An RNA structure (rRNA 28S, nucleotides 369 to 1128) from Giardia lamblia ATCC 50803, in which 658 nucleotides are resolved. The work is reported in "Cryo-EM structure of the ancient eukaryotic ribosome from the human parasite Giardia lamblia" (Hiregange et al., Nucleic Acids Res., 2022). It holds a match to the Rfam family "Archaeal large subunit ribosomal RNA". It comes from the structure "Cryo-EM structure of large subunit of Giardia lamblia ribosome at 2.7 A resolution". Ions in the entry include magnesium and potassium. It was solved by cryo-EM to 2.75 A. The entry has 39 different proteins, among them Ribosomal protein L5, Ribosomal protein L36-1 and Ribosomal protein L7. The entry is indexed under ribosome, giardia, parasite. The sample was in a buffer at pH 7.5.
Context: one part of a larger RNA, bound to proteins that are not shown
RNA sequence: GCCGGCCCGCCGGCCCCGUCUCGAAACACGGACCGAGGAGCCACGCGCCGCGGCGAGCCCGAGGG
RNA sequence: CCCCGCGGCGGAGCGAGCGCGAGACGCCCCGGGCCCGCCGCGCCCCUGCGGGCGUGCGCGGGCCGAGCCGCGGCGCGUGGGCCCGAAAGGCGGUGAUCUAUGCCCGGCGAGGGCGAGGCCGGGCGAAAGCCUGGUGGAGGCCCGCCGCGGUGCUGACGCGCAGAUCGCUCGUCGGAGCCGGGCAUGGGGGCGAAAGACUCAUCGAACCGCCUGGUAGCUGGUUGCCUCCGAAAUGUCUCCCAGGACAGCCGCCGCCC
RNA sequence: GCAGUUGCGGCCCGUAGAGCGCUGGCCGGCGG
RNA sequence: CCGCCCCCCAAACUCCGAAGGGCCGCGCCGCCCCGCC
RNA sequence: CUGGCCUGGGCGGGGCGGGCGAAUGCGGGCGGCGCGUGGGCCCCUCCUGGUAAGCAGGACGGGCGAGGCGGGACGAUCCGGACGCCGGGCCAGGGUGCGCCGCCGGGGCC
RNA sequence: GGAACGGCGUCGGCCG
RNA sequence: CGGCCGGCCCGGAAAAUGGAGCGCGCCGGAGCCCCGGACCCGCGCCCGGCCGCCGCGCGCGGCGGGUAGGAGGCCGCAGAGGCCCCGGGGGCGAAGGCGGCGCGCAGGCCCCGCCGGACCGGCCUCUGGUGCAGAUCUCGG
Numbered sequence: 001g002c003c004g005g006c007c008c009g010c011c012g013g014c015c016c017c018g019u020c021u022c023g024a025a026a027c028a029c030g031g032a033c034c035g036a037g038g039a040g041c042c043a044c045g046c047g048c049c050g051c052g053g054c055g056a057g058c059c060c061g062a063g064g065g
Numbered sequence: 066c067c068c069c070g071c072g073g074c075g076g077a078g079c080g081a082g083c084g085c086g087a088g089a090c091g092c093c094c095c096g097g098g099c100c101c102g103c104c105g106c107g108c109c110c111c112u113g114c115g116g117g118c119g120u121g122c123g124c125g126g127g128c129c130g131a132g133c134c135g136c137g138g139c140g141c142g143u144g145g146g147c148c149c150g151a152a153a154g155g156c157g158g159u160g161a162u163c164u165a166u167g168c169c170c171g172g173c174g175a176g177g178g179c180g181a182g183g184c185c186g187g188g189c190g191a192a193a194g195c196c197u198g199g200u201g202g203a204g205g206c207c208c209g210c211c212g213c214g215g216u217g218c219u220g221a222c223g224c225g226c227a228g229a230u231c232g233c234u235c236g237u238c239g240g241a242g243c244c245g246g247g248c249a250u251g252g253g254g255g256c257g258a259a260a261g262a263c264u265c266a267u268c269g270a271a272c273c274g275c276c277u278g279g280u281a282g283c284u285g286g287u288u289g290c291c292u293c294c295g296a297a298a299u300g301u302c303u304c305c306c307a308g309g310a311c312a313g314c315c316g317c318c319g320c321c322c
Numbered sequence: 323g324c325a326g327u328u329g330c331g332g333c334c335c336g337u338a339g340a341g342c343g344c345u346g347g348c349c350g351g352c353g354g
Numbered sequence: 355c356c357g358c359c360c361c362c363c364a365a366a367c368u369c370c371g372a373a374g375g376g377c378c379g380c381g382c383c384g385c386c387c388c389g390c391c
Numbered sequence: 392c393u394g395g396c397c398u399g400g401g402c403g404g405g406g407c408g409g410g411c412g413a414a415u416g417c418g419g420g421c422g423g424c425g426c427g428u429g430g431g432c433c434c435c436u437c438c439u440g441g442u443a444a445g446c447a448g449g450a451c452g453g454g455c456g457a458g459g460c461g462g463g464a465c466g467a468u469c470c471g472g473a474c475g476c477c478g479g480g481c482c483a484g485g486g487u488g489c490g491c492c493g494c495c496g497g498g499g500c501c
Numbered sequence: 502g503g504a505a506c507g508g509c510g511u512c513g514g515c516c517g
Numbered sequence: 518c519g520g521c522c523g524g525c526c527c528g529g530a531a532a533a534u535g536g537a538g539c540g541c542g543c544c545g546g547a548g549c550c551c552c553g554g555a556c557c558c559g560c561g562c563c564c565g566g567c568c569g570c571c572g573c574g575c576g577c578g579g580c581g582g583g584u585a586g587g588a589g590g591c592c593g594c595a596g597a598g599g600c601c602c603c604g605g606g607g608g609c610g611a612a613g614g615c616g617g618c619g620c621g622c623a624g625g626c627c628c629c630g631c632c633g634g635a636c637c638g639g640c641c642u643c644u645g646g647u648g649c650a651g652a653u654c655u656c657g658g
Stems, first nucleotide, its partner, number of pairs: 001014006016031004033658005042144013057074001063069003078085002090097001098128006104121001106119001108117003147286002150283001154276006165250009176208003179204001183200007212237003217233002220231002252268001254264002289591006299312005313428002315425011327414002329380007339370001340368002345364002350359005382409002386405007431455004436450005460471003475567007485557003488541003494554007506528003510525008568581005592648001594645008605637002614631004619626002
Other pairs, nucleotide, nucleotide, family: 017651tWS021023tHS022431tSS022467tWS038649tWS038652tHS039286tSS039649tWH040287cWS041146tWS055131tWS056075tWS056130tHS058073cWW059072tWW061070tWS062070tHS076130cHS077086tSS079102tSS080082tHS087126tWS089098tWS105120cWW107118cWW111113tHS144146tHS151280tWH152279tWW153277cWW160252tWH161164tWS161250tWH161255tWS165256tSS174240tWH175209tHS180202tWS180203tHS181202tHS182201tHS190192tHS210238tWH211238tHS215216cHS215234cWS216234cWW222227cWS225227tHS226230cWS251254cSS251264tWS252271tHS256262cWW257260tWS290623cSS295585tHS296584tWH297428tSS297457tHH298456tHS323418tSS336337cHS336371tWS337372tWH338371tHS341343cHS342344cHS342364tWH344367cWS347362cWS348361cWS349360cWW368369cHS381382cSS381412cHS384407cWH385406cWS392400cWS393398cWW410412tWS427585cSS435451cWW441443tHS441444tHS454468cSS455467cSS458473cWS458474tHS459472tHS461484tSS471483cSS482559tWW483558tHS486493tSS501546tWW504530tHH505529tHS535536cHS536537cHS538542cWH542547tWS558559cSS573576tWS574576tHS583584cHS591624tSS593647cWS607635tWS608635tWS610633tWS610634tWS610635tHS611634tHS611636tSS612633tHS613632cWW618627cWW621623tHS
C1' cells in the first nucleotide's frame, strides 16, 4: 500500500501479475512509466437446425417493358 | 422497391451394362409381411435365348409421393484466412573507389659491413703450375633510415580517438621489392604462392526490387458484465511417438410413453 | 415401470491358506 | 536294489480350498376345446 | 417343416376359473448437431524390476487437477468440512502456561 | 530420526 | 539366592555460516498413558430475512464452487431508416476536460459546480474495420 471494523491510527487478514505446466512467490520467461493504435471479418462450397411464403409442385436466370 | 421472364431441382428406383421397373396392410414411431431391380433356379406357352406363373439368400428402393425458393444460426473445407515470426527456393537487374589476379604508362630505394670473377708487381719452379702483396666491385648476401608489413607484452583502450585504434618491442629494406593513374575478368560466376581466402563494414555462394502477407504438426499474443450447465489426460489405427481420425466423457436442441 | 443397493433361489472361478498324491527339488535313521 | 519312519521346499507343482467376485431369475398361471403348415 | 400313426413342434383363436405374490428408494426411454481432451499426478490397500530412491512400470476405490473455509508452525494432495449476500444459535477436526481465541478434577509413571 | 548389543537407574510382574 | 521378562529412562548416538520439540520457557509439569466433566470455533448443521435459478394443489417449496469447453439474458461504441402533440435539447451555453453526490450485483448510467465555445441525442427497426495491461508489440512523449 489493498480489504474489514471503529472517525482514524490502532487491531485483524493479505507473496507478482500474464503464461506453458503433474506442479510457480520462484534463483522459469515477458513486463521503467504514460497516451493513442493493436488480432475469427469477408467470398464460395458441404452438413444439420430454426423461422417465412407457396405446395405435386416450386423458382426477382440472363434479358425485355 | 412495379410488370413479364428458360433451364434447373423435386416428382422412381435399381443395374457394370443390354436394360427392366414398385400398392398390402399402418394416427405417429419400431418391427413384421409383401412388391421393384440385380444373382440364381421348378413349371406352362403365344409373336420365342421372347412372354406368363412360381420358389431362395443377401444389398438398395417401395407400400395412397414432400419438395422448392428465401432469410438467420452453429460446425467444417478452400482462399494472406485470428494477428506477428524461419533456415531456404525462383525471375529480372546493379556493382572490381575496397580487395584478388593480369596488362599498359609513370615514379622511388639515407648511411655502413663482407669482398666473387677479371687485371698488375714481386718470389719459387726443368716443366706444368704454386706462394705473396695490391687492384676490382659480384650477390632473390648481412647491420640499419623512410617505406612496406604486423611478432610479443596475451601492455593501453574495450559506455573507444577508432564498427580493429595507440605505445614500446619486432620482420623486411636492390629483390618472387614498394607506390600512383588507365584498362580487363561478374555471381553457382570471377579471382586465389590454397586460408574456403577475397569479390566496396556483406562470402561454405554479393547486393537490389519483385514472385511474397512464401509454408510452419513449432514459440509468443488474442480486448465488456451477470446467469445456467460442465470435462479429459483413456481404447484402436496412423513414416505414428511435441500431431491427428474414430470411440468414450460434456453442452445445446429436441421428440416420445 | 426404473436401480454402481440388500434379501431369497440356481449355476461359474482355482487366488490366500493348506499339502507332498502328481511334475520336480531335498537332510538323515532303522529293517531285509 | 526294496519297505517303514523322518528334517525342509516351488511364479512357470496341486488330490483339497476360502474371504471375495461374476452371470441369470423373483407374475401372470391352470384347464378343456378349435384353426393353419 | 417333423413322425409308424390318431406323432410332435411353431403361430394364432375361443370358453372358462382365477389373480397382483420379497425390502428400500424413485418417473422413464430415443435421436440430431457440435466442442474441449488423447504429457497427468498423489493417497489408501495389492503387486513387478532394482541395494535402494522424492526411481521406473501395473490394479479396485478416492482426491488434486478444476475445491473456497478451519486445523496439521510452515506445504496443490494429510485431518475435518465442499462455497449466493447477512443476523442469531449449535458445534466437526485439532487443541486449551505467555506469545495466541480456550481447563479443571482424578489414578498411575517419570 | 535410529540398529545389533550392553545397564546392581527406577517402578512393576512370572517361574523356581 | 537364582533364572527369565514388561513400562519409562541411560549408553551404543560423528560435519562443516549462528539457530530452532514454531518461539519463550517448563520439569511430584506447562511432559507421557488412562478416566470424567467443561471450554474455544469452518455461514459445515439448525432458525430468521433478502437475491437469483429450477419447480409448484399458484398457497409456497428445494437449491447456488468450478479450469478447458458450451448456452441464455444484456451493458457500451460509430453510422442508416423512423418517432419525439402547435412539433425533440442548444451562445439564457452543445461536445469534450477537472472535481463532487446519487442509482445499478455488475458492465455502466444520471445529476451538480468550475472550465470550454458549436453542435448533440432517449426509445423501435437496420448495419459493422465495434470494447486492451501484457505480444523482446508499433509510433510519440